[PDB]
Context: bound to proteins that are not shown
Molecule: H1 RNA; tRNA
Organism: Homo sapiens
Parts: sequence; C1' cells; structure tokens
RNA sequence: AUAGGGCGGAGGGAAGCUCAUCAGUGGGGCCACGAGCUGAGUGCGUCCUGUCACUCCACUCCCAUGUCCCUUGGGAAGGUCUGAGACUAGGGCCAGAGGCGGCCCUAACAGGGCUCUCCCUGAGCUUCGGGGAGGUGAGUUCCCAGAGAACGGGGCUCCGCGCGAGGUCAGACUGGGCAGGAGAUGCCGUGGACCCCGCCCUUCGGGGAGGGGCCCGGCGGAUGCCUCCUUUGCCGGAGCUUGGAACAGACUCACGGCCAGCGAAGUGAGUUCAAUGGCUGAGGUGAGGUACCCCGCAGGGGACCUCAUAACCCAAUUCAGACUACUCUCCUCCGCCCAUU
RNA sequence: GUUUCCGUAGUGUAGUGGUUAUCACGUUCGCCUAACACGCGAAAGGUCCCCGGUUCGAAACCGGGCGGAAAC
Repeated sequence: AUAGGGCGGAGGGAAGCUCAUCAGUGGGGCCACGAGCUGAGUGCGUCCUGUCACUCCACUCCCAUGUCCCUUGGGAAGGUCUGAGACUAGGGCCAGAGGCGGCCCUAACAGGGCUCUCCCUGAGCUUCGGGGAGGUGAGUUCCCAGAGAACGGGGCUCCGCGCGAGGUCAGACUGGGCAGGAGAUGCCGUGGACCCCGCCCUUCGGGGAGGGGCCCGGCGGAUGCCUCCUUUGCCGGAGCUUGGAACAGACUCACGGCCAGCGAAGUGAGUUCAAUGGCUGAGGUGAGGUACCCCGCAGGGGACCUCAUAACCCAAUUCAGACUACUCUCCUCCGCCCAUU
Repeated sequence: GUUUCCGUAGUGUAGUGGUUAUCACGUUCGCCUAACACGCGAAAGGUCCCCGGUUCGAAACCGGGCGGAAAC
C1' cells in the first nucleotide's frame, strides 16, 4: 500500500418509509342566481279577449336524511428550562454612567455561527477532536511546613549618592586592601509583565522593529576591582530549600430597581374518566438466488422468489432554540487488530 | 399543563456556605437485677440516588440523567 473482514469513538441546523383497496376513529370542508320578474317557441282562442294546453326547451332520475372529500399519534411529541403570541415595552421613570474578549445573524439574546487567548482532557505528533472559562469591583481560599497565603511588623544574609568613629603612615619594586573553582572575567538569546534612548501606525491608554542597563537560562574556565583607608549601628533595596499555590490561580457576590392585558364558539391531530402510529396486497431501499428474457465485451439491465424496515417513545394551547434518551439507516472524519501484496 | 422542595448506617432526620461522617429509635454486648422493663456506655452496619465537570480535596458547588414528595 489492499478504508478486505471485525469493532469502537466523535460530528450534522442529518432523517426516522411510501402507495392502493377496505375498516375503525376524532374532526374539518362540502359555493343563497337558470341573462326565465311581464322568458322563448308551437297549435288553438285571438289579431284587445287565454281559472288555454304542451317541451325536466335550461334533464336537477331515484323508496331522496351524506356508498361524498381530506386529515388523524414526533425527531426528539419525553422531560424540563430560556424567550414570543400584552393598550407599538423599536417605551418611560428614579439613582447611575457601569454593562461579561471582539465581530456577525435574530425581537426567538440560560439563541446560533465565525474568530482570539487560557485551562481541563482525549486510542487521529497535535496545524487534531470534544468540554469549560474570558470584562470590572468587592470578598473568600483547611491543618501543617514556610520569611510570607490581605498588608505591615518580626527571622537571617547581601548592598550603599545616607548618617558616625578610628588611623592620616594620603600608589613604596602598580604600592595597599577586597572579591574569586564554594566561579572572577567574557560570550550567546523569536525569555522579561523591568528602566531608558527611540523609528513608524498614531497623536488618550498605546501597537510593532532595534539598542543599552538590570534579571533569567545556557555554553566556555582566570584574573578582576578601588586609589587616604577600614568597620559598627541606623534607614532603604534584593533574595530566602516551603507548598496543591506567592506580577498568582479558583470560587462566591455585584454590574440596576420598578410599571402594561383580553369569559366568549371551533389547532392542515385537537383529546380532555385523556381520540389517532390498523390489517392485507403491491413497491422503494438494504442482503441473497435463478433451468427466465433482452442488449452481445468475459459483461450489464429486466422478470420472478425469500428476508430485514427498527430502537428511543408518546400530542393536551402553539411556535422558534438549547439540552437529553436512539438505529432499520445515509453522509463526513478517523482509530485499533487480523489477513494480503 | 403549572410551581417549589427532597434523596444521609435499618427507619425518621440533623449537619456542612468544600478537606471529620453522626444524634434519636432498634439490634448486639456491657452497666444493673435472684431473672427485669427504664436510665446509661459502646460496637456491628456507608453505592451519602447516578455520571460528568470545577477545585489541592465535592455527602456539599455546578451541569446532565433519573427518582421521590407537597398541593390547585
């Protein structure tokens, strides 16, 4: 490499058989008009006379009370939450001035999609799938250990633009003293939420490229520092073997409060002591078979026969969306192992 | 249709605003009595309804799945 056999996981604005006859059942639907209200024609009466007659001429026949028509348990009806069907709540009022990463779609904002960062986690090294959290303010975060779990004080070390004392013998042969394998000096860097110079987008916080200083980490190992000097105390700065954790993280609370309905017939199911997913037959699709037919490329199509068509589950005012319970099935993404080349 | 609450040794129930599982009844044993009902001590006995997630650690907090209960 052969998605060949078997199994499992994740995901979708997935979908959950139809048709014909018949029967049951809850309903719904079933249109006021014939160019006939001085209607027309025919034969008589009659030319002014019609208790005139005939033609379902417009068929509508019939003991005329429905052999009429359509529909009748879902994708989630199940829970069980959010939102809508309210005198336009695309609205006003008082304090506020804050509003949940950003953007986009919707009056269906405890909705969905795109995307950024972080955490948790998974049999596709991972640019992957699934779940959760993003703003600000306040509060909380066991015992022990630990300098410290809010700050400060206190423990100990290191340091001097601070303060004080002593020597003044203030570089002598670079003299003196200090630091140094228990690491001085030097170097490297898509490490910093640090300081400064500082280019551009900009002219509020700021964003990115680059350098120096200070930390961090790594490699490699010998001199380096000051020039009157040394030390104590005080003040400030820095570190501190802990621990699940120390510019933290997690959780709770807060980011507004308040004000608006109609007893009146009848839901492409409309029941409410709670109707309805029916049977048989013929198909579709998914396996299996042919002594059958046609087209002539070993092949293919048609015909016929057998079988699967489920599980989860039930309308109670309705709709949109999220979540959850699922396999007769189809689509996408893969894993493991077996066997083959 | 509607709302809120609850699940804890065997029963009835606390408790916890997160790191320990218990009080009353009953059983067992012990205290006591010639042998007792009470009082009293102590022990056996845990799926804290189930799973996921948050956290250092959920009987607890959150989310989902059931379950149970109170009434129009």